Record summary:
Solved structure of RNA (23S ribosomal RNA, nucleotides 1292 to 2015) from Lactococcus lactis subsp. cremoris MG1363, 724 nucleotides shown. Rfam match: Bacterial large subunit ribosomal RNA. Rfam 15.1 lists 51,934 matches to the family in 10,816 species. The entry has 48 different proteins, among them 30S ribosomal protein S19, 50S ribosomal protein L5 and 50S ribosomal protein L14. Keywords: ribosome, 70S, lactoccocus lactis, Cryo-EM. Released in 2017, the model rests on electron microscopy data to a resolution of 5.6 A. The PDB entry is titled "Structure of 70S ribosome from Lactococcus lactis".
Context: one part of a larger RNA, bound to proteins that are not shown
């Protein structure tokens, strides 16, 4: 190219007029509508890395247009003694000189070193831009230092203490944010029946100064100090005088004034600056009620899974020229470096994208309303990006439906319907809590009374189709199997009977554990000590766990067989000394070499015994009885033994739609028994077992467009056109 001008145009509604331009749907304004609003607000982590704003432009980008823009060009925009970090400390951890081990590299690790999400600490109100504000400045501070300046012996450490310094739940207040109502202030008596009430009103910051809601807390004194590795007056305890008023040591929300009469504050008013806007001026600043999960404060109570760290800080003295080191008055300055803009439930993040995900945390309105659930409007923010037509069929989300109900289907699968609050009432079994919101029932609106305000119920009436008038919020029951349960489980399929779990069982380990990881070193195990640790089984509770040691494994024992390495050396050759007569073919002293026979010589294995909630396995044939059905029995063979209990058409029997009975008219599936058990079955637990289940089925009730048999309308695509 093609498909194809087709899909899609990325989850929500705008609307007109006017401007803008050249060209407007989509740009801007006005005016209405609309939506969210425990958010679709504001503020703030990480992140993003300038996206912010101003001006200009529209090559691409914007899913279409496009004057608009997170697009592009240009220019500005982030301000600190106190905000966050660092110049403090330190966990978890990392690096680690020393040292340790290791072919090497390395890996470990003492001291030490950094490492925040932690613990230490001074500033908070008002204004301020296009944009920065706790940062710029008005007002108040405080912290720390400095130099300027009456101390006086003072400082008092890395030591020694103390302290910081901590689990969770839950209740009570206390106060307050925050909200409601009126006083009070300001502006409008509205226009269409009526005929007046309408909505802002509603300040003060911390620090200081002084107290308080109140809380904890017991205090102290003396002596021996016995110690605080030295010393100590600091500390806890030897021993007592007490005396436990709690005085006192010790913390403390808020409030009371002060701080601080600080400008904040509207209708508006003028002025002028376009008169857009800016400047200036201008009101009260009351009380009632709710009042928190904020606050005191882990304060208290209570309960067990028994609950960081050091450092800043105080006290003690070792010291302290202690002489202005100290030290306070006093005075005026200083106070570093980094970060600071914007967005941030998001068109800038992480999802290739202006994506229908994910993403800290803190606040989070009223009205009902227990409620942060709804629902509509606060404040606030937004119209989320292609539209117009026409209402085809069809596809998907929604609303209905006679009469009938599950007859559809493998299956009431989905939808339906019930549910709120109150008040009655509530079977079964139970492990005695439960079940259970069992079920089933009733009520529920408003008016005046009266009683309800603390407080329902009364009375009567008014009404109603309907009274949690809508929203939002359980379908129930019977039975069986499995699993106890809660948890966990394959994200990109499967949530369960799978895992796990307490429980129960066995076995292993006396310690520098066993076991484990690493070459080792080192370390876990655990600052553990057999009630602990490791492994194996099973998975509560109830009952029960039968038999067989033949084999295997394990353990233990050693008689013998086997019995490596090692030792250990008898020997055997060879060379040749000399002989052998020389070719000889011997005889091989000495030499070495190869070989070494025995013998010694473990463990383990063969051996024996135990060992079966170790591994395993847990049988057959034949005959027998009065109708006979089996045989209760017997004979037989084999084993080491012959399924014990208990369950049985099992999640186990294709034996086969086993049989019968019940549910069912109709019933291979369902239940109950039978039990011929191919091939049930005991810790690979077996049989039970209420409550518990997004279980699996079987039945019933309820409700019912699933279906008899469909039909209707609402929206989106589809489809007609324009853009793409």
């Nucleotide at each position: 190219a093609u498909g194809a001008g087709u899909a899609g145009c990325g989850c929500a509604a705008g609307a007109u007029a006017a401007g803008u331009g050249a060209g407007a749907a989509u740009c801007u304004u006005a005016u209405c509508c609309a939506c969210c609003g425990u958010a679709a607000g504001a503020c703030u982590a990480a992140g993003g890395u300038u996206u912010c704003c101003a001006g200009g432009g529209g090559a691409a980008g914007g899913c279409u247009c496009g004057u608009c823009c997170g697009c592009c060009c240009u220019g500005g925009g982030u301000u600190a003694g106190u905000c966050g970090g660092g110049a403090c400390c330190u966990a978890a951890g990392g690096c680690g000189a020393g040292g340790c081990c290791g072919a090497a590299a390395g890996g470990c690790g003492u001291a030490g070193u950094c490492g925040a999400u932690g613990g230490a600490c001074a500033a908070c109100u008002g204004g301020u831009u296009g944009a920065u504000a706790u940062u710029c400045c008005a007002g108040u501070a405080c912290u720390a230092g400095a130099u300027a300046u009456g101390a006086u012996c003072g400082u008092g450490a890395u030591g020694g203490a103390g302290g910081g310094a901590c689990g969770c739940a839950g209740u009570a207040g206390g106060c307050u944010a925050a909200g409601a109502g009126a006083u009070g202030c300001c502006a409008g008596u509205u226009a269409a029946u009526g005929g007046a009430u309408c909505c802002u009103g509603g300040u003060c910051u911390a620090a200081g100064c002084a107290g308080u809601g109140a809380g904890g807390u017991g205090u102290g004194a003396g002596a021996u100090g016995u110690g605080u590795c030295a010393a100590a007056u600091g500390c806890a305890u030897u021993u007592c005088u007490c005396u436990c008023u709690a005085a006192c040591a010790u913390u403390g929300a808020g409030c009371u004034g002060u701080g601080a009469u600080g400008g904040g504050g509207a209708a508006g008013c003028a002025a002028c600056u376009a008169c857009g806007g800016u400047u200036g001026c201008g009101a009260a600043c009351u009380c009632u009620c709710u009042g928190a999960u904020g606050u005191c404060a882990c304060a208290c109570u209570g309960c067990c899974a028994a609950g960081a760290a050091a450092a800043g800080c105080u006290u003690c003295u070792a010291g302290c020229g202690u002489a202005a080191a100290g030290u306070c008055a006093u005075a005026u300055c200083u106070a570093c470096c980094c970060g600071u803009a914007c967005c941030g439930c998001a068109a800038a993040c992480c999802g290739a994208c202006a994506c229908a995900g994910g993403u800290a945390g803190u606040c989070g309105a009223g009205g009902c309303g227990a409620g942060u659930a709804g629902c509509c409007u606060c404040a606030g923010g937004u119209g989320a990006u292609c539209g117009a037509g026409a209402g085809a069929a069809c596809u998907c989300u929604c609303g209905u439906u006679a009469a009938g109900g599950a007859a559809c289907u493998c299956g009431g699968c989905a939808a339906a319907a019930u549910a709120g609050c109150c008040c009655c009432g509530u079977a079964a079994c139970u492990u005695c809590g439960g079940g259970a919101g069992a079920a089933g029932g009733g009520g529920u609106g408003c008016u005046g009374g009266u009683g309800u305000a603390a407080a329902a119920g009364c009375c009567a009436g008014c009404c109603g189709c309907a009274g949690u008038g809508a929203a939002u919020a359980g379908g129930c029951c019977c039975a069986a199997g499995c699993a106890a349960c809660u948890g966990u489980u394959u994200a990109u399929c499967a949530a369960a009977a799978a895992c796990a779990c307490a429980g129960c069982u066995c076995u292993c380990u006396g310690c520098u554990a066993a076991a484990c990881c690493g070459c080792a070193a080192g370390g876990u195990g655990a600052u553990g000590u057999a009630u602990a640790g490791g492994g194996g089984g099973u998975g509560a509770c109830g009952c029960c766990u039968g038999c067989c040691c033949g084999g295997u494994g394990c353990u233990g024992g050693a008689a013998g067989g086997u019995u490596a390495a090692g030792a250990g050396g008898a020997g055997u050759g060879c060379u040749u000394a000399g002989a052998c007569g020389u070719a000889a073919g011997u005889c091989g002293a000495a030499g070495g070499u190869a070989u070494g026979a025995a013998u010694u010589g473990a463990a383990g294995c063969c051996c024996c015994a135990g060992u079966a909630a170790a591994c395993g396995g847990c049988g057959g044939c034949c005959g027998u009885a009065a109708c006979u059905a089996u045989a209760a029995c017997g004979g037989u063979c084999c084993u080491a033994a012959g399924g014990u209990a208990g369950c049985g058409a099992a999640a186990u029997u294709c034996c086969u739609u086993g049989u019968c009975g019940g549910g069912u008219a109709a019933g291979u599936u369902c239940c109950g028994a039978c039990c011929c058990g191919c091939a049930c079955g005991a810790a690979a637990g077996g049989c039970g077992u209420a409550a518990u289940g997004a279980u699996u089925u079987g039945g019933g009730c309820a409700c019912u467009g699933u279906c008899u048999c469909a039909a209707c309308g609402a929206g989106a695509g589809a489809c007609u056109c324009g853009g793409u």